[PDB]
Description: Entry title: Small subunit of Trichomonas vaginalis ribosome. The RNA (18S, nucleotides 954 to 1577) from Trichomonas vaginalis has 601 modelled nucleotides. It was solved by electron microscopy to 3.35 A. The 2017 paper behind the entry is "Cryo-EM structures of the 80S ribosomes from human parasites Trichomonas vaginalis and Toxoplasma gondii". Among the 33 different proteins in the entry, which are not shown, are eL41, 40S ribosomal protein S21 and 40S ribosomal protein S30. An Rfam search finds the family "Eukaryotic small subunit ribosomal RNA" in it. The literature on the family includes a 2001 paper in Science by Yusupov et al., "Crystal structure of the ribosome at 5.5 A resolution". Gene Ontology terms of the family: ribosome and structural constituent of ribosome. The family has 90 seed sequences and 75,755 matches in Rfam 15.1. Keywords: Trichomonas vaginalis ribosome, rRNA, rprotein, RIBOSOME. The sample was in a buffer at pH 7.4. NCBI's taxonomy places the organism under Eukaryota, Metamonada, Trichomonadida, Trichomonadidae, Trichomonas.
Context: one part of a larger RNA, bound to proteins that are not shown
C1' cells in the first nucleotide's frame, strides 16, 4: 500500500420484507457423475461445470472399438 | 540401383471372401506420372490452456481508474482524487 | 459538508490543469406532418355483378380523387422549463 | 444553492420505456476438438495416431445429483360453434 | 381474433 | 426452397406442380379466452406412462427416428428438510416461427395474445462501494497459530551402585642407599 | 689407618587413608531440539467472537480457566 474483522459510520440491489408463481414429491425428456463395456471418444466442478462446447450423434459428422483398402513416400 | 527388350498401372468372369483385381487361376488394356537406397516434406478432432496468440467468461457494468508540473516524506508513499 | 444510479453536480481546500470511464452518442419501442404512392398498402366516391328485394351487405374495376389505417425517409417533441413544498 | 417530493399540462414526467457500447487492473478460471493462430514434444517401422469403406458405439443402467415437460382436475375436461 | 420470421 | 387450386384415403400419408427472385404469390382463418351441450368428487370421460399388432413417410440404411390407428390405462389427491425468479404489458398462463434440419424440440433465440395480486420501503438475512478504525495476514481469514498425547533420530541432565579408571596433594606406618658424630683397629 | 657397628639428619621406595579434579558405566526419569502434510482440541493475531498482557494462589486431557490486585503495548487522549 492491500485484503481481511462475529469494528464503527455512511450509501445501494429481487438481497429481504409484502406478496405473486414454480423447483424439491410422481412420469416421461435431456445433461453429469458412478457402475458396466471390445468401444461406452471427449472437455468443464460453488456462484462463473451440469437443454454448456450452438453436442436436437441412425451413416458421414468422429475423436472411441473390430476387420479390410489407400499413399496426399514432396524433394534429394 | 531398375528399366523402352516394358519402370508403374486399370480390370471382365469365377474361387478365397462382410462385399473385392485387398489376394488367386486365368491374360488382356495402358505407358515413364518412375522402382531400390539414402533425405525429411507433409498430414494428424496425438500430448502440454501451467509454453503461447486471438476470442470470451468473471472479479465487477459495479463507479471507478490513473498521467503533466507543484507541494509534503530519509523512504514504500500520498495530496490531486477532499 | 450535501445532493444523485453514478469521481453525478455543489462547495471546501498544497493543491492547478489536462484526460479515460459515467454522461453525451448509435439502435427500436410510443405521438406527431411534411415528403411520395390507382398494377407491391388501403380507404372515400362513381361504375357492373349477386342476394337483399326504397337503399342495406358483399365481390370486382389501369377510374376518378386522395392519405385515417400501410410501408420509411428527413425533421419537430420534454427540459425538473412550468406551479407549490422541502433543502 | 446542488437538488429533492407532489401537481397541472401533456403521446410520454423525472435516464420517457428497452437493449446496445463500456475505463484501467488481473485470474496460470475456459478453449492447441473452429481454424492456412502456433512453439516444443512424437506419429509417418504405411499391420500407420495420415486417409477410407462395411458393421458397432458415443443412446449401454442395482443407483445420486443439475435444467426442463406434463400431470393430480369442475376457475375443469369432452363434443359442437364462434 | 394475432405479431415476428423464412422461402428457385 | 415455400409449396396455389382440386382429385384420392378413417387417418397419417398420396398424386397433379399455379404463384412467387417476395409488403404481390406461399407456410397462415394461431392458442388460452368466448357460446350451446355432455360428465359429478371418483385414482373417474382426470392422467398418458409403459406394452401388443397393423397401416406409412424420410433415407443406401428405421436394427434405439417421426406420424398415424385400434387394444394396453400404470405412477401420481398438491408433493418434507431445503431452495428459484419476478415491480408493469411485468409474473403466470397461452399458442406461432426461426436456429440445428433429409427424418427428429419436452432445447436456444426471437414474436406476439389473455394479463394479476404486492413493494413505492429497510439493511435482519446474503453480498457490493467509499470512510475512519484493528491486525503477528501477503498464496492476502479457505490467512496465520499455541499445547498435549503417538512414531523415529540426536544431546546433556536427575539416578539406586558408599559405582569404575586415570592424575595430583594431606596425614602416617615400614623404610633401601650415602653424608656427618661417635666407638672400631684387617693393615703401615 | 679398611671393614663392621650405633646413633644423628636429608630421605628415594612401597603399604594405607583421606580429600580433590578430569574423564567415564548405569535400568529407569524428565527435559530440549530435529523431522516426516497423525491424532485431539483451537488458546493467540479483529471488540480473534469473554479486551489482552504482567505478579500470585487454586484447578483442569491439552492448550487454558477462574480469584485478588495492577499496566494500556485498549476497543477511551472527550
Nucleotide at each position: 500500500u492491500g485484503a481481511c474483522g462475529g469494528a464503527a459510520g455512511g450509501g445501494c440491489a429481487c438481497a429481504c420484507c409484502a406478496g405473486g408463481g414454480g423447483u424439491g414429491g410422481a412420469g416421461c425428456c435431456u445433461g453429469u457423475g458412478g457402475c458396466u463395456u471390445a468401444a461406452u471418444u471427449u472437455g468443464a466442478a460453488u456462484c462463473a461445470a451440469c437443454a454448456c462446447g450452438g453436442g436436437g450423434a441412425a451413416a458421414c459428422u468422429a475423436c472411441c472399438c473390430a476387420g479390410g483398402a489407400c499413399c496426399a513416400g514432396a524433394u534429394g | 540401383u531398375u528399366u523402352a527388350u516394358g519402370a508403374c498401372u486399370g480390370a471382365c468372369a469365377g474361387g478365397c471372401u462382410u462385399c473385392g483385381g485387398g489376394u488367386c487361376u486365368u491374360u488382356c488394356a495402358g505407358g515413364a506420372u518412375a522402382u531400390u537406397g539414402u533425405u525429411u516434406u507433409u498430414g494428424g478432432u496425438g500430448g502440454u490452456g501451467c509454453a503461447u496468440g486471438g476470442c470470451c467468461g468473471u472479479u465487477g457494468g459495479u463507479g471507478g481508474u490513473g498521467c503533466g508540473u507543484g507541494g509534503g516524506u530519509u523512504g514504500a508513499c500520498c495530496u490531486g482524487u477532499c | 459538508c450535501g445532493u444523485u444510479g453514478a469521481u453525478u453536480c455543489a462547495g471546501c481546500u498544497a493543491a492547478c490543469g489536462a484526460g479515460c470511464g459515467a454522461g453525451a452518442u448509435u439502435a427500436u419501442c410510443g405521438c406527431c406532418a411534411a415528403u411520395u404512392a390507382u398494377u407491391u398498402a388501403c380507404u372515400u366516391u362513381g361504375c357492373c355483378g349477386a342476394a337483399g328485394u326504397c337503399c342495406u351487405u358483399c365481390g370486382g374495376u389501369u377510374a376518378a380523387a386522395g392519405u385515417u389505417c400501410u410501408a420509411a425517409u428527413u425533421g419537430g417533441g420534454a427540459c425538473u422549463c412550468c406551479c407549490u413544498g422541502c433543502g | 444553492u446542488a437538488g429533492c417530493a407532489g401537481g397541472u399540462g401533456g403521446a410520454a414526467g423525472a435516464g420517457g420505456g428497452u437493449a446496445g457500447c463500456a475505463a484501467u487492473a488481473a485470474c496460470a478460471g475456459g478453449u492447441c476438438c473452429g481454424u492456412g493462430a502456433u512453439g516444443c514434444c512424437c506419429u509417418u517401422u504405411a499391420g500407420a495416431u495420415g486417409c477410407u469403406c462395411u458393421g458397432g458405439g458415443c443412446u449401454g443402467c442395482a443407483c445420486g445429483c443439475g435444467u426442463g415437460c406434463u400431470a393430480c382436475a369442475a376457475u375443469g375436461u369432452u363434443a359442437g360453434g364462434a | 381474433c394475432a405479431a415476428u420470421a423464412g422461402g428457385a | 426452397g415455400c409449396g396455389a387450386g382440386c382429385c384420392u384415403g378413417a387417418g397419417a400419408g398420396g398424386g397433379u406442380g399455379c404463384g412467387c427472385u417476395a409488403c404481390u404469390c406461399u407456410u397462415a382463418u394461431a392458442a388460452u379466452c368466448c357460446c350451446u351441450a355432455a360428465c359429478g368428487u371418483a385414482g373417474u370421460u382426470g392422467g398418458g406412462a409403459u406394452u401388443g399388432a397393423c397401416g406409412u413417410u424420410u433415407g443406401u440404411a428405421a436394427u434405439c427416428a417421426g406420424c398415424g390407428u385400434c387394444a394396453u390405462g400404470a405412477a401420481c389427491c398438491a408433493g418434507g428438510a431445503a431452495u428459484c425468479c419476478c415491480u408493469u404489458g411485468u409474473a403466470a398462463a397461452u399458442g406461432u416461427g426461426u436456429g440445428u434440419c433429409a427424418a427428429c424440440a419436452a432445447c436456444g433465440c426471437a414474436c406476439g395474445u389473455u394479463g394479476a395480486a404486492u413493494a413505492c420501503g429497510u439493511c435482519c438475512c446474503u453480498g457490493c462501494c467509499c470512510u475512519u478504525u484493528g491486525u503477528a495476514c501477503a498464496c492476502a481469514c479457505c490467512g496465520c497459530c499455541c499445547g498435549u498425547c503417538g512414531c523415529u533420530c540426536c544431546u546433556a541432565c536427575c539416578g539406586a551402585u558408599u559405582g569404575g579408571a586415570u592424575g595430583a596433594c594431606u596425614c602416617g606406618g615400614u623404610g633401601a642407599a650415602a653424608u656427618c658424630a661417635c666407638c672400631g683397629g684387617a693393615u703401615g | 689407618g679398611a671393614a663392621a657397628g650405633u646413633g644423628a639428619u636429608u630421605a628415594a621406595a612401597u603399604c594405607a587413608c583421606g580429600u580433590u579434579a578430569u574423564c567415564u558405566a548405569g535400568a529407569g526419569g524428565a527435559a530440549g531440539g530435529a523431522g516426516a502434510a497423525g491424532u485431539c482440541g483451537u488458546a493467540a493475531c479483529a471488540a480473534g467472537g469473554u479486551a489482552a498482557c504482567g505478579g500470585u494462589a487454586g484447578g483442569u486431557g491439552a492448550a487454558c480457566c477462574u480469584g485478588c490486585c495492577g499496566u494500556u503495548g485498549g476497543a477511551u487522549c472527550a